This is an experimental structure of RNA (RNA component of RNase MRP NME1) from Saccharomyces cerevisiae S288C, with 294 nucleotides shown. It was solved by electron microscopy to 3 angstrom. The sample was in a buffer at pH 8. Perederina et al. published it in Nat Commun in 2020: "Cryo-EM structure of catalytic ribonucleoprotein complex RNase MRP". Among the 9 different proteins in the entry, which are not shown, are Ribonucleases P/MRP protein subunit POP7, Ribonuclease MRP protein subunit SNM1 and Ribonuclease P/MRP protein subunit RPP1. Lineage of the source: Eukaryota > Opisthokonta > Saccharomycotina > Saccharomycetales > Saccharomyces cerevisiae. It holds a match to the Rfam family "RNase MRP". The family's RNA type in Rfam is ribozyme. Rfam's curators write: RNase MRP is an enzymatically active ribonucleoprotein with two distinct roles in eukaryotes. Its Rfam clan is "RNaseP clan". The depositors describe the entry as "Structure of yeast RNase MRP holoenzyme".
Context: bound to proteins that are not shown
C1' cells in the first nucleotide's frame, strides 16, 4: 500500500417517435396560408366561312 | 373593312380546406426575497478598488482567523 | 452552520500593464 | 533566451464635497 | 441698488 | 433611510402668403 | 409651410403555452430490474 | 450501452397569469434513474 459490502455527505439530471376524434367552421384552447397580375392593355398571337 | 364560329395561359386550377403547437423552454412554474426595464460632463452613487458583472439580499480565486468566554446566530 | 481531523457557517486582507535582479529546471 | 516564484522603479488624469466669509470680473436687470 | 463667474480664507 | 432638471398620448377630419 | 392653427374620436390589445385552457386514448422503440440462456 | 427470450416498473416534487437575470427553499425509503469522497463500520489482501 489492495479490493469488496453497508452507512453519511457533495453533485449532474429530471425520456424520444407514429394514428384517430361529426357541421359553409370547427376542437379541451391557439395560431398561420393580405406587399392586389400569365409580361393576353405600345389597343395580346393565329384559324374557318360569307357581302 | 363588316358578319358569324374556334385555337393559344401547365408549379395550371381543384371549395370551411390544409399545415404547426399546448405544463419546471439551458429544475425547480413554487417564494412575506434582490436587481433592470426614460437621460444627464455632473445638487443624477463622475465608484479606478483581489476577478466576473449595465446591476444585484450576486457568483468565484489566493492567504488568514473566529463562534453566546463571541465583530456576531441559538441556552 | 461547527464545536475530535478534513468539510460547512462567518468574517478580515490583497489596483492593472509593463520593465530590472535572483530561487528551480531545460 | 525561457516559464512558475520572490524584492525595486515607471506609464496610465475631465480644475468635482455641502454650508459660508472677501477681492477682482461680467454681452446679465 | 440685486443676479452669475474667476483667484482666497473657515470645521461650520 | 427616498426631495436636481428637460420630454413624448394612439386615430380621423379642417384651416392659413 | 423642413412652419403654425382648430375640431371629432376613443385607445395605446401585443406571445413558435397564452388567462386560471393543456383533453379521451391506441401502436412501435428505449431504460431499471428480473426468469432461463449463447 | 456484447446477442436472443419470461415477467414486473417508467417515479417522487409539482403547475404558468406581463418578461428577465439572480438567489433561497420542497424530491427520487430492494417504488424511474447518473457519479464521486469518506484520518465512518465489518471481512478478505498482505
Nucleotide at each position: 500500500a489492495u479490493c469488496c459490502a453497508u452507512g453519511a455527505c457533495c453533485a449532474a439530471a429530471g425520456a424520444a417517435u407514429c394514428g384517430u376524434c361529426a357541421c359553409a367552421a370547427a376542437u379541451c384552447g391557439a395560431a398561420g396560408c393580405u406587399u392586389a397580375c400569365a409580361a393576353a392593355a405600345u389597343g395580346g398571337a393565329g384559324u374557318a366561312a360569307a357581302a | 373593312u363588316u358578319u358569324u364560329a374556334c385555337u393559344c395561359a401547365g408549379u395550371a386550377a381543384u371549395a370551411u380546406g390544409c399545415u404547426u403547437u399546448g405544463g419546471g423552454u439551458u429544475g425547480a412554474a413554487a417564494g412575506u426575497c434582490u436587481c433592470c426595464c426614460a437621460c444627464c460632463a455632473a445638487u443624477u452613487c463622475g465608484u479606478a478598488u483581489g476577478c466576473g458583472g449595465a446591476a444585484a439580499a450576486c457568483g468565484u480565486a489566493a492567504u488568514g482567523a473566529g463562534a453566546u468566554u463571541u465583530a456576531a446566530a441559538a441556552a | 452552520u461547527a464545536a475530535a481531523u478534513c468539510a460547512a457557517c462567518u468574517c478580515a486582507u490583497u489596483a492593472a500593464g509593463g520593465a530590472g535582479g535572483a530561487u528551480g529546471c531545460c | 533566451g525561457g516559464u512558475a516564484u520572490u524584492c525595486u522603479g515607471c506609464u496610465u488624469c475631465u480644475u468635482g464635497a455641502c454650508c459660508u466669509g472677501g477681492u477682482a470680473c461680467c454681452u446679465c436687470u | 441698488a440685486g443676479g452669475g463667474u474667476a483667484c482666497u480664507g473657515g470645521u461650520g | 433611510u427616498u426631495c436636481g432638471g428637460u420630454a413624448c398620448u394612439g386615430g380621423a377630419u379642417u384651416c392659413c402668403g | 409651410a423642413u412652419g403654425g392653427a382648430a375640431u371629432c374620436u376613443a385607445a395605446a390589445c401585443c406571445a413558435u403555452a397564452g388567462u386560471u385552457a393543456u383533453g379521451a386514448c391506441g401502436a412501435u422503440u428505449g431504460c431499471u430490474c428480473u426468469u432461463u440462456c449463447c | 450501452u456484447g446477442g436472443a427470450u419470461c415477467g414486473a416498473g417508467u417515479a417522487a416534487c409539482c403547475c404558468a397569469a406581463u418578461g428577465g437575470a439572480g438567489c433561497u427553499u420542497a424530491c427520487u425509503a430492494u417504488u424511474c434513474u447518473u457519479g464521486g469522497u469518506c484520518c465512518a463500520u465489518g471481512g478478505a489482501u498482505u